[PDB]
Context: one part of a larger RNA, bound to proteins that are not shown
RNA sequence: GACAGUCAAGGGAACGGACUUGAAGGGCUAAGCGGGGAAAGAAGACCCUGUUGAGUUUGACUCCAGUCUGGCUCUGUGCGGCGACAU
RNA sequence: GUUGCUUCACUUAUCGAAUGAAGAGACCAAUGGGAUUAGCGUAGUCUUCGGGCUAUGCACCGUCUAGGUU
RNA sequence: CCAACCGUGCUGUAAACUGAACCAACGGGAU
RNA sequence: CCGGAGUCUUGUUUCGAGACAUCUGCCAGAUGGGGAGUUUGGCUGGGGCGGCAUAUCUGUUACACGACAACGCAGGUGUCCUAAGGCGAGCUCAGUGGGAA
RNA sequence: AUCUCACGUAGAACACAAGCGUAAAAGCUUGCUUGAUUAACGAUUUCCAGUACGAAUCGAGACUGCGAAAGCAAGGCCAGCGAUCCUUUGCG
RNA sequence: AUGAACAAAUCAUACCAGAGGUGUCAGAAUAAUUACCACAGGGAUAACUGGCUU
RNA sequence: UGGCGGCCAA
RNA sequence: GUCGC
RNA sequence: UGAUCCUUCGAUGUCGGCUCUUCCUAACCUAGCGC
RNA sequence: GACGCUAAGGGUUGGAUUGUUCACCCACUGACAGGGAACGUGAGCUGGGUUUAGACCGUCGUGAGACAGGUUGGUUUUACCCUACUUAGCUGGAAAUUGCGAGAAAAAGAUUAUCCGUGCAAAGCGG
RNA sequence: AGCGGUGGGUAGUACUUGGUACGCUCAUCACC
Numbered sequence: 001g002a003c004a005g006u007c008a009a010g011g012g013a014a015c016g017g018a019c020u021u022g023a024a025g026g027g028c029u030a031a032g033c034g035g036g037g038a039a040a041g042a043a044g045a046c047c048c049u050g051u052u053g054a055g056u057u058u059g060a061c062u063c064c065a066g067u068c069u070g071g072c073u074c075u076g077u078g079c080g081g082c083g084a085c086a087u
Numbered sequence: 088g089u090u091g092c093u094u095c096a097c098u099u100a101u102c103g104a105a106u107g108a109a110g111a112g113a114c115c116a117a118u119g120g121g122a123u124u125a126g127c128g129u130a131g132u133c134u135u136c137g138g139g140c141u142a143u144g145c146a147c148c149g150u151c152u153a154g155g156u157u
Numbered sequence: 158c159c160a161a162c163c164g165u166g167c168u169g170u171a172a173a174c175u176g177a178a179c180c181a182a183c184g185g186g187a188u
Numbered sequence: 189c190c191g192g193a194g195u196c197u198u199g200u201u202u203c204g205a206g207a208c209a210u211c212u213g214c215c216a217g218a219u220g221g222g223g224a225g226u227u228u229g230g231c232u233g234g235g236g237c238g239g240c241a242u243a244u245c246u247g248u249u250a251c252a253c254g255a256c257a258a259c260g261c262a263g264g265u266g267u268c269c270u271a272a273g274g275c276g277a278g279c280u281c282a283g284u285g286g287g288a289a
Numbered sequence: 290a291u292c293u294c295a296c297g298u299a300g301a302a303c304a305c306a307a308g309c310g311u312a313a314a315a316g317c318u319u320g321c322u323u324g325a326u327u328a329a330c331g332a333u334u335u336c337c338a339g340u341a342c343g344a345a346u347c348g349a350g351a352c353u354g355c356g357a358a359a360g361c362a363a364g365g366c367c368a369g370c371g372a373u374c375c376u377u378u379g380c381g
Numbered sequence: 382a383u384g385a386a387c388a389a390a391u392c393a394u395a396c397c398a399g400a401g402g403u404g405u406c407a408g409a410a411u412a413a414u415u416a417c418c419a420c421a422g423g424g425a426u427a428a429c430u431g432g433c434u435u
Numbered sequence: 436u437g438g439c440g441g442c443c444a445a
Numbered sequence: 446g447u448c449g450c
Numbered sequence: 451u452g453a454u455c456c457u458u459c460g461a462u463g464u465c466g467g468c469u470c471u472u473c474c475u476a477a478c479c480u481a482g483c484g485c
Numbered sequence: 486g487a488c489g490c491u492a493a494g495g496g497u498u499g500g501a502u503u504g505u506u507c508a509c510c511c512a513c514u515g516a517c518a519g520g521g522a523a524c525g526u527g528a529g530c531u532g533g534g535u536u537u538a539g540a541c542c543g544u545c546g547u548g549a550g551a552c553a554g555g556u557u558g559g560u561u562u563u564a565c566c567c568u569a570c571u572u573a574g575c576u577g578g579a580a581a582u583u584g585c586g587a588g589a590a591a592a593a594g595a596u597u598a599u600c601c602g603u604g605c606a607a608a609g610c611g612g
Numbered sequence: 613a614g615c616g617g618u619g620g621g622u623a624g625u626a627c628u629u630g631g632u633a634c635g636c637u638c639a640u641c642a643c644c
Stems, first nucleotide, its partner, number of pairs: 003017001007022004026576007035568003039563002047423004052419002054415004060226005066219007076097003080093006101205005111197004119148002126145002129142002132139002151166001154163004183191003229242001230240002238259001243265001245263004266406001267304001268365002273322007281300001283296006302311002305369001308367001324352001326351002331347005340407001353362003375401005382394003431456001434452001465533001466531003470525001471522005478496003481491004498512003539557004543552003614643001616641001619638001621636002624634004
């Protein structure tokens, strides 16, 4: 690694290798090269959508530990004082 | 007569500390105990008649010491 | 001498620029 | 075997507190991002900001039955009234012209 | 400003926006009133699925208002409002 | 009219008619931040070339 | 769009 | 002002 | 410059400079004319 | 002396500050015109700017944090395939591989079957 | 017959001077 692989203009999902009209093009090979193949690399980390998440904050909604405070309990023996209910 | 609050003095619950739980307190005496350490008087009071309770006395449990003096 | 009043469990050389200290001596009963 | 090396125990190992709390359990009230769970609308010439075109009325848009859209245009509504409701009767309003200390 | 005469097709008013409508009135003044009540689960329009809600139209019965009478009136024509469950009041 | 084994008085409930409200108005009880960031998707939608128009 | 000057008349 | 790129 | 949202979110590498080639005219210089 | 017509053949620079494109100055020149090619050109480079995570300032926010404000520091991947281009080799082929399918920028003659000379002559050679 | 390609002697010349031509002369092949 779909199949393939020469260009110009046209129209087209408005930037064609394949369609329309023209221009080129005998076959097979060695070394290079970086114009094009809108080349390869990854279910776009930007932006939006979803009645999808997570980290963090607080003067968001609903709560929990912690801390403080009252009552009862643990709880005994005597002496006074002030009350209230009887009388 | 109960109940609440509250002051103070206590000690046995409880709490804190120390220690190898290593010497507490009295004997110096009561507002203390007793029939197996209550024994005996006094007054009142009660009784199941055998003895009790309350109050106040006397006994008993009741004791020893370094030193300082005279 | 006793006894009494205080006292309250008591012997320290309280010396102090570095000592030692245990595993009873003694009296008694009684043998 | 006794003293030397005292005896005794209404008994607490000793000391300090002490029926409080530095104590136990249960109910009650405050505080409390230290911590847990969950949420943080829509429309939209991208989204946010703004706004309401989210219920609702009249004239236009609108094309001589009816229907007909845009964060289209110009404006309104969440109230007010025991009379500003009901009925009978009498009357005529806005304005203009001629007169009257 | 007020008093007077003539003309005056609405050029004013009808709580509030606008459009329609209205002259012995639907406007203004005045007298009396409470139909702004009740109304046997009647029928219908608008939205529209031909469901509800809101608003509206035509009714039957009771008790009444105004008027001599025929009549007119169950609000102010047309915008001004709200499920289940729960709370609460009235009725038998 | 009911409270189911009967009865009385309370209390609660039931049928009918209203009232207390949902303005997101056919009606959940709702605050921020992420440049440390994540997932399912979108050319239904922005940031860059190209196209149209100015 | 903004650039940008032309062409008749002026 | 005018008529075009 | 804006305005739109047609193509592309299982990706078309976003400014400027350097290097290198080519094309246009609405002519700055070089070449001819007129005024 | 300035203004107009033809003409795109050839040319159109070196520097200071700024990431800059622009702009602005210095100097040279005949002259230092304007534009397009996916705002030509990153598997051609570079990486100063812009656009992650670290950190500082101002303004804003109770706060976590924000800023179309400033600042400093911050991995630039792959060609050996096809085509294009540049050079470098081998080799078929006219029915462009076949048909036997026959067309000469050619000569002129018992139907192309002696040689020169001459005008597709008249004559002249010669063997 | 003619007079060509080749080799053998033989003497002069030309050319940049070692290598080709040229006159006679036989020597094998030749064409006609």
Solved structure of RNA (LSUb_rRNA_chain_2, nucleotides 606 to 1526) from Leishmania major strain Friedlin, 644 nucleotides shown. The PDB entry is titled "CRYO-EM STRUCTURE OF LEISHMANIA MAJOR 80S RIBOSOME : snoRNA MUTANT". Ions in the entry include magnesium, zinc, sodium and potassium. It was solved by cryo-EM to 2.46 A. Keywords: CRYO-EM, LEISHMANIA MAJOR, 80S RIBOSOME snoRNA MUTANT, RIBOSOME. The sample was in a buffer at pH 7.6. Among the 73 different proteins in the entry, which are not shown, are 60S ribosomal protein L11, Putative 40S ribosomal protein S33 and 40S ribosomal protein S25. Rfam match: Eukaryotic large subunit ribosomal RNA.